[PDB]
Context: one part of a larger RNA, bound to proteins that are not shown
Molecule: 18S ribosomal RNA, nucleotides 1063 to 1995
Organism: Drosophila melanogaster
């Protein structure tokens, strides 16, 4: 010897662990918010611990700059406050001592962060002196001493455990981290539908013999361009048919099939079999665990594409920049849909993305034009306008209907 | 059936021309032709008597904004809307680095290995399923009506697509209440459908805003269609049925202009079936014209113990299973050495002691010698 | 015969010599028996902290301004991680611009 804590009094606002309500929250013994307790406060002892940090012992000598400043000295008629100017104060800028901050970088120096010390710890070195450390735990535990009123406080292990614990640092991760921008796959404003019923189809599920299956957050779910009656089909269920390295040893009386009635079957389907001919080694090999297979695994891949990613982003060759991962080069612009720039420039010829390009189409038809498609004029059944212009002409039998009708 | 109509009837029309609508068809190198089956070149004549706006891209052609009172700095007065078909027509197409354990072996004669084939998973033979439904959840379509709704009446589309052992686009009769049926014809397409002369939206009437003709879910019979062959179904009309549903919670989508929305068509698989998606016209508003709250994405500064990278890492409690080491009544056990008292075998030393066994004396007994 | 020579392991007093056995006192002292110090082992109900053991239950304590910035040293409290009071410190999310 801070702060708690502990004894004994004397205070006792404000605060405030502990308690005691209220919320809040799934939960809150917590944060927030209320009176208040021991405690904060004086005094007389105790206690000896802090991140008691500069996480950097103490005298000593060296070794740079560079600016402020405490403190004290001296030269500034520099200024300056009036008794008169002097004598003081005040400051000026000059020194000077013992620091201390601060910043810049070594002939320092470290693993770096970084520090005039934390350097001078050369080329394993050397002023001197004391302390502590020897991988992570277990553990400042246990024990024993020792101190204390207690709370502790000074000393202080090992069993068995363990391949890494930690240190400065770079990159990504890009989050109650601030900044500076973007979007209708984001809000605002504003519309439409969905999610409510009806089916349709998708998917889970259940269900069955199968509900074939193959995608599950955007980025699986009206996908597979799968609108499946069979086919598709890879399922089921019955049920044929021969495919290629045991490439065949075996008397074809059978090595693989087309196709009668009974049966059978999905069907005389000779599938198959009663009954039994018939098949053309121009393949059953009795296959190495196989050509083929919609079988397995897209976690073995190839291509494809999908998002990542509505973006602006990547990669250099060589450079002044690190022991080293890596690093202005790819920027603090006070500039753009954009890595988009007149610039700070600390490099260019840098390169790709991005622009730029490519299409539709809006847009001059001035130009080339026409099976076609037409504007135009021509001509084709007074087309009504005797309500724009006329005529023979109407009331005097005309159109117009009526009879009997001519290919019975 | 030419049916004229004269006669009956009729009381007035028949029949002439036209600036202008309204036409067959023919004038895209012509008006007559040479010539030619005819057209065009030949002439004359217009001396262009159908031409290049539309329809049709050939290739040209088209935005730069001089200028905005403020010494925005001797560099962005973007207040020049103007100017102008255009402030791009402006929407698309291609898309780097770097990857994902994104999908797919069931796109394939792209496939590793791995399986099975004389007992097939192939290939298929025939049927069923993928359409089974107490549910849950996705995109849709239709409608929940009087801006509508009904049956007529006006009337524009644009994108394409269209048959060849044919199986398609469709004309124009015809037979059918429709579906759909005979006969022929046209288009390999700017030539035919086809002025693609689609749909709401336009007008007139009928329902009066009733869960009613609003809605069409289910449902029975009949008529069909193509599939050889049609059923929890292959569509398709005709009569009847007339469900929910009176605008949809919590949430939670698309989009700033011909966009959204309404309406349609066309393609795509398709032998028949589109609610579905690739595309096209048509009808055409509201509300912004911006911010970063929502949620994402980039730039950097920043922290970081994360880097299979915050779905990160990661801390104690308390429970199972085990393993070591403390603490503890028992005043616990078991040794270890070292010793304090006691007691003590030995021995060394010492006071005595004196078993036996000598010495030697006291006498002496055996004899001899001398007094 | 007064005295003497040689033999009786003689008789039995005088003196002697040394010496076993036992003995008394010391001194060395083993050795059990008792206490007491040590100095290793070892049994214990219960109790209570460690390690492994991720794959139990509970909750989120740190690391990101880990959503209450951590951390310390010191009390109380609390099922856990913790919370809270005073102090402190930056290893902090301030090296700071306020004549």
């Nucleotide at each position: 010897g801070a702060a708690a804590g502990u004894u004994a009094g004397a205070g006792g606002u404000u605060c405030g662990a502990a308690g005691g309500c209220g919320a809040u929250c799934a939960g809150a013994u917590a944060c927030c918010g209320c009176c208040c307790u021991a405690g904060u406060u004086c005094u007389a002892a105790c206690c000896a611990u802090a991140a008691a940090c500069g996480a950097u012992g103490c005298c000593a000598g060296c070794u740079a700059g560079c600016a402020a400043u405490u403190g004290g000295g001296u030269g500034u008629a520099g200024c300056u406050a009036c008794u008169u100017u002097u004598a003081u104060g005040g400051c000026u800028c000059u020194c000077u001592c013992a620091g201390u901050c601060g910043c810049u970088u070594c002939c320092g120096g470290g693993a770096a962060a970084c520090c005039a010390a934390a350097g001078c710890u050369u080329u394993u070195u050397g002023g001197g002196c004391u302390c502590c450390g020897g991988g992570g735990g277990a553990a400042g535990u246990a024990u024993g001493g020792u101190u204390g009123c207690a709370a502790a406080g000074c000393u202080g292990a090992a069993a068995c455990u363990u391949a890494a614990a930690g240190g400065a640092a770079u990159u990504g991760a890009c989050g109650g981290a601030a900044g500076g921008g973007c979007a209708c796959c984001a809000c605002c404003a504003g519309g439409a539908g969905u999610g409510g019923a009806g089916c349709c189809u998708g998917c889970g599920g259940c269900u069955u013999a199968a509900u074939u299956u193959g995608a599950c957050u955007c980025a699986a779910c009206a996908c597979g361009g799968g609108a499946a009656a069979a086919c598709u089909u890879a399922c089921c269920a019955g049920g044929u048919c021969g495919a290629a390295c045991a490439u065949a040893a075996g008397u074809g009386u059978g090595u693989a099939a087309g196709a009668c009635a009974g049966a059978u079957u999905g069907a005389u389907a000779g599938c198959u079999c009663u009954u039994u001919c018939u098949c053309g080694a121009a393949u059953c090999u009795a296959u190495g665990g196989g050509u083929g297979g919609u079988g397995g695994u897209g976690c073995a891949u190839g291509g494809c594409c999908g998002u990542u990613c509505u973006u602006a982003g990547u990669u250099c060759g060589u450079g002044g920049a690190g022991u080293g991962a890596u690093u202005u080069g790819u920027c603090u612009g006070g500039u753009u849909a954009a890595u988009u720039c007149c610039g700070a420039u600390a490099a260019c010829g840098a390169a790709c993305g991005a622009g730029a390009c490519u299409c539709a189409a809006a847009u001059a038809u001035a130009u080339u034009a026409a099976a076609u498609a037409g504007a135009u004029a021509u001509c084709u059944u007074c087309a009504g306008g005797a309500u724009u212009a006329u005529g023979g002409u109407g009331c005097u039998g005309a159109a117009g209907c009526u009879u009997a009708u001519g290919u019975a | 059936u030419a049916u004229g109509u004269a006669a009956g009837u009729g009381g007035a029309g028949c029949c002439g021309u036209a600036c202008c609508u309204g036409u067959u068809g023919g004038u895209u190198u012509g008006u007559c032709c040479c010539a030619u089956u005819a057209u065009a070149a030949g002439g004359a004549c217009a001396c262009u008597a159908g031409c290049u706006u539309c329809u049709u891209a050939a290739a040209u052609g088209g935005a730069c904004a001089a200028a905005u009172u403020g010494c925005g700095u001797c560099u962005a007065g973007c207040a020049a809307u103007a100017a102008u078909g255009a402030g791009a027509u402006u929407g698309a197409g291609c898309a780097a680095u770097a990857a994902c354990a994104g999908g797919u072996c069931u796109g394939u004669g792209a496939u590793g290995c791995c399986c099975u084939u004389a007992g097939a998973u192939g290939u298929c033979c025939u049927g069923g399923g993928c359409u089974g439904c107490a549910c849950g959840c996705g995109c849709g379509c239709u409608a929940c009506a009087a801006u509508g709704a009904a049956a007529g009446u006006a009337u524009c589309a644009a994108c394409g697509u269209g048959u060849a052992u044919u199986u398609c686009c469709u004309a124009g009769a015809c037979c059918g209440a429709g579906a759909g049926g005979u006969c022929c014809g046209g288009g390999u397409a700017a030539a035919c459908c086809g002025c693609u002369g689609a749909a709401c939206c336009a007008c007139u009437u009928u329902c009066a805003u009733g869960c009613u003709u609003g809605g069409g879910a289910u449902u029975g019979u009949g008529a069909a269609c193509u599939g050889a062959a049609a059923c929890u179904g292959u569509u398709c009309a005709c009569g009847a049925u007339g469900a929910a549903c009176u605008u949809g919670g919590a949430a939670u989508u698309c989009c700033c202009a011909g966009u959204a929305a309404g309406u349609g068509u066309g393609a795509g698989u398709c032998a028949u079936u589109a609610a579905c998606u690739c595309g096209c016209a048509u009808u055409g508003a509201u509300u912004a014209c911006g911010u970063c709250c929502c949620u994402g994405c980039c730039c950097u500064u920043u922290g970081u113990a994360c880097a299979c990278a915050c779905c990160g890492c990661c801390c104690g409690u308390c429970g199972c299973u085990a393993c070591u080491a403390c603490c503890g009544a028992u005043u616990g056990a078991a040794u270890u050495a070292u010793u304090u008292a006691g007691u003590g075998a030995g021995g060394u030393c010492u006071c005595c002691g004196g078993a036996c066994g000598u010495g030697a004396u006291c006498a002496c007994u055996g004899u001899g010698a001398c007094g | 015969u007064g005295u003497u020579a040689c033999g009786g392991u003689u008789g039995u007093u005088u003196c002697g010599c040394a010496a076993a056995a036992g003995u008394u006192g010391a001194c060395c002292g083993a050795a059990c028996u008792u206490g007491a110090u040590u100095a290793u082992u070892u049994a214990g109900a219960g109790g209570a902290a460690g390690u492994a053991a991720a794959a139990g239950u509970c909750g989120u304590a740190a690391c990101a301004a880990g959503g209450u910035u951590u951390c310390c040293g010191u009390a109380g409290g609390u099922g856990a991680a913790c919370c809270u009071g005073c102090g402190g410190a930056a290893g902090g999310a301030u090296c700071a611009u306020u004549a």